[PDB]
Context: one part of a larger RNA, bound to proteins that are not shown
RNA sequence: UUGAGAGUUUGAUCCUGGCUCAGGACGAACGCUGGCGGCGUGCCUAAUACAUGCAAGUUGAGCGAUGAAGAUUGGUGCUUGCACCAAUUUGAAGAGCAGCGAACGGGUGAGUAACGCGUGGGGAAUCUGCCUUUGAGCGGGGGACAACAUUUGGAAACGAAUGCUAAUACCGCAUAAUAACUUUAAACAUAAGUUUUAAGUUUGAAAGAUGCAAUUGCAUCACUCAAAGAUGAUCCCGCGUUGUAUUAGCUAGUUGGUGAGGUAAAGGCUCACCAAGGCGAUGAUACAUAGCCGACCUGAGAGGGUGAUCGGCCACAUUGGGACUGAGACACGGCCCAAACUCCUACGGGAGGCAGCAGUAGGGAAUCUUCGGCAAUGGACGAAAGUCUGACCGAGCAACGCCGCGUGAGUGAAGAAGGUUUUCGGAUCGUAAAACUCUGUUGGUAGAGAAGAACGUUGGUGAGAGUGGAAAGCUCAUCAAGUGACGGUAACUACCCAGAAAGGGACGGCUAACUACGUGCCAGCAGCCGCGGUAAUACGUAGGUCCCGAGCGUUGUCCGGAUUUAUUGGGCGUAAAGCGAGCGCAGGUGGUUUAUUAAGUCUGGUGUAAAAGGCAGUGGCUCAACCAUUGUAUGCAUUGGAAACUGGUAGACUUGAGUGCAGGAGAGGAGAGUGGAAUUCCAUGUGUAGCGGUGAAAUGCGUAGAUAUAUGGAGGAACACCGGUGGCGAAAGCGGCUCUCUGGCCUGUAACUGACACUGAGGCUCGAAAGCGUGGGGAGCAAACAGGAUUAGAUACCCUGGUAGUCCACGCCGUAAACGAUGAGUGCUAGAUGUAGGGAGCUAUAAGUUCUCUGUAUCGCAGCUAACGCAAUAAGCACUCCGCCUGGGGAGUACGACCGCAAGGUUGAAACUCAAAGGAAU
Numbered sequence: 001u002u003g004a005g006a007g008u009u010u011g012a013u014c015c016u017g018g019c020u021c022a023g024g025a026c027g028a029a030c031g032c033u034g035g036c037g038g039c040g041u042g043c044c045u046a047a048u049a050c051a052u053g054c055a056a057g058u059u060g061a062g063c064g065a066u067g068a069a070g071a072u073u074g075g076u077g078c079u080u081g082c083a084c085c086a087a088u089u090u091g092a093a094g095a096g097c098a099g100c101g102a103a104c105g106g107g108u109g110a111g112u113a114a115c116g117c118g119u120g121g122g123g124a125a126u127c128u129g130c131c132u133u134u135g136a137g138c139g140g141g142g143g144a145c146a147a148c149a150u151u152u153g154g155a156a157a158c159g160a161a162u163g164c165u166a167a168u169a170c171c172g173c174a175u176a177a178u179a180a181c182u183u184u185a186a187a188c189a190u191a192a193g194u195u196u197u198a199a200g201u202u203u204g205a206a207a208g209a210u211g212c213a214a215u216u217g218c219a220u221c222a223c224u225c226a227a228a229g230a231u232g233a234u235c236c237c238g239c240g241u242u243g244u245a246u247u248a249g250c251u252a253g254u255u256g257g258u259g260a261g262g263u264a265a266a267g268g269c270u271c272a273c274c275a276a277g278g279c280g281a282u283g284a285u286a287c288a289u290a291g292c293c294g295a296c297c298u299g300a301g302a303g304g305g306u307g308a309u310c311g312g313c314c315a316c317a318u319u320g321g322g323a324c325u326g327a328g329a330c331a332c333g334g335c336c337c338a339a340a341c342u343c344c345u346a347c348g349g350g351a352g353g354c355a356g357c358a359g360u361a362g363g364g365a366a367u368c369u370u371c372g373g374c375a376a377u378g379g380a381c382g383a384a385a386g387u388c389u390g391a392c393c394g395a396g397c398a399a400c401g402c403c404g405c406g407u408g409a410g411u412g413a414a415g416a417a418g419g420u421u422u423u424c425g426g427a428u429c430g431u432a433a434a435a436c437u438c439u440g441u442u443g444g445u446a447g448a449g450a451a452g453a454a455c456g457u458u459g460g461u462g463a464g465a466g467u468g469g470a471a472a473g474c475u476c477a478u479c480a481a482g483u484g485a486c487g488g489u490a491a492c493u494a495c496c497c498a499g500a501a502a503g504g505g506a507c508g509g510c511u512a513a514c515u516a517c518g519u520g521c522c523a524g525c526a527g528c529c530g531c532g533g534u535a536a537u538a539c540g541u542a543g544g545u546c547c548c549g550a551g552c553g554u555u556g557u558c559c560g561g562a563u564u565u566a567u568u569g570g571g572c573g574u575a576a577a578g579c580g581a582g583c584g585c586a587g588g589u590g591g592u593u594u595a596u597u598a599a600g601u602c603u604g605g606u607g608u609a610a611a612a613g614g615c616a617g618u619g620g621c622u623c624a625a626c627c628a629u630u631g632u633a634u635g636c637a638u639u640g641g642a643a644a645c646u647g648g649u650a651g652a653c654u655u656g657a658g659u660g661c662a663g664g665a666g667a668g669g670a671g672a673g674u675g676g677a678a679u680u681c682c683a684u685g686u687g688u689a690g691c692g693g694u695g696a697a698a699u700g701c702g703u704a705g706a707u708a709u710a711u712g713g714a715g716g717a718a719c720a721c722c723g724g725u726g727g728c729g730a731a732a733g734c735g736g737c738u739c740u741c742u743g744g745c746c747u748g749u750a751a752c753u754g755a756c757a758c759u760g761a762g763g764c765u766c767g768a769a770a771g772c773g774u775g776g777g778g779a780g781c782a783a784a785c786a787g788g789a790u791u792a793g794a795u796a797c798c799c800u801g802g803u804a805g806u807c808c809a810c811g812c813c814g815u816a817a818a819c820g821a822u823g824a825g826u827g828c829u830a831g832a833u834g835u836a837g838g839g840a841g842c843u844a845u846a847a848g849u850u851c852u853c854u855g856u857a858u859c860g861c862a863g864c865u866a867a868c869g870c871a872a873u874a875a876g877c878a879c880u881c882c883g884c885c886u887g888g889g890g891a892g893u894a895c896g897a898c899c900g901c902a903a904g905g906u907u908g909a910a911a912c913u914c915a916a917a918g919g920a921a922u
Base pairs, nucleotide, nucleotide: 007019008018011922013920015919016917023559024558025557026556028555029554030553031552032551035405036404037403038402039401040400041398042397043363048361049360050359053357054356059098062097063096107316108315109314116241117240118239119238120237121236123235126233127232131229132228139173141171142170148163151160152159153158186195208221210219211218212217242288243287244286249279250278251277255275256274257273258272259271260270261269291313292312293311294310295306296305297304298303318339319338320337321336322335341352342351343350344349369395371394372393377391378389379388380387381386408438409437410436419429420427421426441501442500443496445494446493447492458480459479460478463475464474467473503548504547505546506545507544508529509528514543515542524531525530570885571884572883573868574867578882580766581765582764583763587759588758589757591653592652593651594650595649596648597647599646600645602641603640604639614632615631616630617629618628619627620626656756657753658752659751661748662747664746668742669741670740671739672738673737674736675719680714681713682712683711690701691700727734728733772811774809775808776807780806781805785801786800787799788798823881824880825879826878827877828876831859838852839851840850841849863870887914888913889912896907897906898905
Other pairs, nucleotide, nucleotide, family: 009917cWH009918cWH014919cWW015918cWW016576tHS017916tHS018915tSS021562cWW022561tHS027044tHS027308tHS028365cSS030554cWW033034cWS033399tWW033550tWS034399tWS043364cWW045363cSS045364cSS045366tWS046362tWS047108cHS047316tWS051360tHS052370tWS054390cSS055332tWS056101tWS058100cWW059099cWW060064cWH061168tHS061209cSS061210cHS063097cWW064147tSS065095tWS066092tWH068089cWW069088cWH070072cWS070086cSS072076tWS072086cWS074086tWS076082cWW076084cWS076085cWS082083cHS093094cHS093095cWS095147cHS096146cSS097166tWS102326tWS103326tHS103328cWS104333cHH106317cWW107355cSS110315tWS113242tWH113289tHS114116tHS122235cWW123234cWW124192tWS125235tWS128129cHS128231cWW133227cWS134226cWS136224cWS137205tWS138223tHS139174tWS140172tHS143169cWW145166tWH145167tWW146165tWH147164tWW149162tHS150161tWS154156tHS154157tHS155349tWS156349tWS173174cHS176179tWS177179tHS179202cWW181201cWW182199cWH182201cWW185196cWW187195tWS188194cWS189193cSS189194cWS190193tSS192193tHS204224tSS205223tWS206208cSS212218cWW212471cHS213216cWW213217cWS213469cWS214468tHS217469cHS218472tWS222223cWS234264tWS245283tWS245284tWH246895cWW247285tWS248249cSS248280tWS248281tWS248283tHS252276tWH253256cWH253274cWH254277tWS257268cWH263264tHS263265tHS268273cWH280281cHS294307tHS294611cWS299302tHS301569cWH302567tWS302568cWS316355tWS323330tHS323334cWW324330tWH324331tWH325329tWH326328tHS331334tHS340353cWW341353cWW345348tWS354358cWH356390cSS357390cSS358370cSS358390tWS364365tHS364366tHS368396cWS373375tHS373376tWS373392cWW373393cWW374377tHS374389tWS374391tWH375376cHS382385tHS393485tWS399550cHS408498tHS411435tWH411436cWW412434tHS413415tWS413430tHS414415cSS419428tWS420428cWW422425tWS432433tWS433434cHS439498tWH440441cHS440495tWS440496tHS440499tWH448491cWW449488tHS450488cWH451489tHS453489tWW455483tHS456458tHS456483tWH457482tWH462477cWH465473cWW467472tWW469470cHS484487cWH486487cHH497499cHH497500cWH499501cWH502549tWS504552tSS506513tWS507513tSS507537tWS508530tWS508537tWS510527cWS512546cWS513544cSS515517tHS517518cHS517540cWS517541cWS519522cWS519536tWH520532tSS522532tHS523532tHS523536cWW525531cWW531538tWS573867tWW575918cSS576885cSS581730cSS584760tWS584762tHS585761tWH586760tHS588880tSS591655cWS591755tHS597598cWH598601tWS598642tWS601642cWW605638cWS606637cWS606638cWS608636tWS609612tHS610611cWS613633cWW620621cHS635637tHS653655tWS653754tHS654655cSS654754tHS654755tWH655755tHS656754tHS660749tWS663746cWW664745cWW665744cWW667726cWH676718cWW677717tWW678716cWW679715cWW685709cWW687708cWS687709cSS688705tHS688706tWH689690cHS689702tWS689703tWS690707tWS694696tHS698788cSS699787cSS699799tWS715779cSS722723cWS725856cSS725857tWS729732tHS746854cWS747838tSS750754tWW771812cWW772901cWS773810cWS782804tHS783803tWH784802tHS789797cWH790794tWS790796tHS791793tHS794796cHS812901cHS813902cWS813903tWS820822tWS822875cWH829872tWS829874tWW830860tHS834856cWS835855cWS835856cWS836854cWW837853cWW838853cWW842849cWS843847tWS844847tHS847848tHS864869cWW865867tHS865868tHS869875tSS871872cHS871874cHS890911tWS891910tHH892908tHS893909tWH894908tHS899904cWW900902tHS
């Protein structure tokens, strides 16, 4: 923590076996229908290009400085007050010099195939402002300069001359030394080494700030810089993180050593010099492809599959590359360079990049709107106030998904009017039903209310440090004080009339839902079987029905079924398959036993997703769905124990293997020779047409008179009974005879090793049959071809011949029905049975039987399969080495790549098609 199939090679069955399909999920679309509300989600798409807004400022508690004050007093003119003298500051945005985030926030996955991702360790490689907070001074003078003088240039863009302020700028320079090093001893210290003190070095400020007030000193901060924590980073390593070996040799700073530069740091991190390695056939490089993970859809799970949206990391910023700054960037909104666009240019020059949120144009299935504010946070500065934030919050688009309700409910059903079928009956309306009684889901309207969306930063009170000091201020214990955008917001009353608010798919089966029904294989329907050729539940067609709903159905993707790569959870005799057989490379597996070891193995502690997510619970937008919460649930890890197994470590025995001593045996191989029969031919006796072949002959030869018969010779081939389900050999194969040197078993045996075992990718060897190379040998046979039948025809079967070739030495292909379409090792066991050759008995006055081993049959126990069959030399029951196999053709084909003397062989598809393809027995 679970499990259905359908229709299909079906003349008929089973099995192998493919094809069919239900179920769910979708950032989906489409025909239809589109109710409402709530919860969500939405360029997966051309890292395409962008007019169009917004996206990071900050303070006047430093500073210049216009304006308003007229900070209306100064003749405040006489206008009966004020044109002004305009008192010097709310001095006005109070521009611009200063600081901060500038690396926020935010997207986009282009790339990126591994230190990037996700775990674990380490700084004996390290940094860290912004916070907690340690020593700790807020020395010390100087000087150009933004702005302002300000003259200009320039089409603009953009600068320049020009002196001076200011600094909450800079800078020298004593004062800061555990910071780094300079020291002198060493507890420590590990290849490096780490660690306390024992002598000498660098240099600080916003002497600032608002103030306060005072035992004249107290708060917010930067350098003084440490004293740590803390955060956020740095790089190295362990771990897993795609496919192509038709992805073989790869690598030049490559790999070590020394030095130096760098860095926050060891580090060819770089660079110099000197060394030459190293990787890799148990996949390195090269090519395709990929953001990754948590997670998430499906599957009972195993898992398959995805990476959408969310969160983390990584990477990126039109393209490419540098580099300063900054504590931190090689930087969406920094710079510089280039390129590509675009704009302006008077052509002399300048300017920019929506993969940010919008939004536009591209392109599709793919618009969220060119809306508000930051209160509800979030960040940035700012003393605070304040400020900004297209982050966020919300509103609006999308049935694009999830939920939830509903459009009526109750009574009243007659077949009722009503439709349709109709054998003329019956039947729809199935509880609005034709009526009746009411009702307010959602919406009607009046609207009462109108949702709390809310905390103090601002002032007071009081407490603490009580801050030499009560001051003031700071800590944070009170009250006053705005906390709006959905807003009259959900909710609630008055609820209006059943009145405003259900359709979509499907009916041959395949799975439930068939008759009117033009048809007439017609038009069309379909995932499979399919259909339609006259009444088709297939279709067009109406009615009835079958399932659902604001969604139905369709295809596009994926998961399951599919065990259809079967670890879970395959097969290999014939249905797809055991290499064509041997070795003895890795690699795999291990007879028994003694003890250790705990490596693996089990137990305890340790790491674990921030999370989000499951198993439960809680509350809630009601209750819904789902959100919010709360736990639970985890190789994420490291550390104690266990000797029961394996591994290891040592140890022992043979009881497997092999080696000894005895036996035999064979067509085992390889050479060296020999003998006979038989064929054909050289002569040859002496004689006449013969022989050939079939179903016959022509073929043909032969009168050149022969075959046939008389012999001798020549040569090649092969060696009938021997010869056999006989043996040997891994097989391929091996048969006149005799030698040569030659493996391999079995029977006995423990004599002996003491597991030496089994295998077997890789690599290597052997190896049918032809053929190919060179050189011979050339009887008989016979490719090629010819002639004669043959018939339509004969390039075939027959005959006559007859070349290659068959044989011998000498090299090669590496493919055979290789077979038994049955891998190798070893264990197990009904028997009837063959035959070898041993071992042993045995049967003895010669005979003839029993056990044991390897052999090779035949039947048949069990087991056994789809069946056929196998069965001791198992198609039975086990384990170790290997190998194959995934529906068919296509196709062992195309390509390479190797091999090859070629012939060839080796490996080896793709496209497209098909619902089959078999085998088995009926």

Background
This is an experimental structure of RNA (16S ribosomal RNA, nucleotides 7 to 928) from Lactococcus lactis subsp. cremoris MG1363, with 922 nucleotides shown. The reconstruction used 43,530 particles. The depositors describe the entry as "Structure of 70S ribosome from Lactococcus lactis". It holds a match to the Rfam family "Bacterial small subunit ribosomal RNA". The family is grouped with related families in Rfam's "SSU clan". Among the 48 different proteins in the entry, which are not shown, are 50S ribosomal protein L17, 30S ribosomal protein S16 and 30S ribosomal protein S15.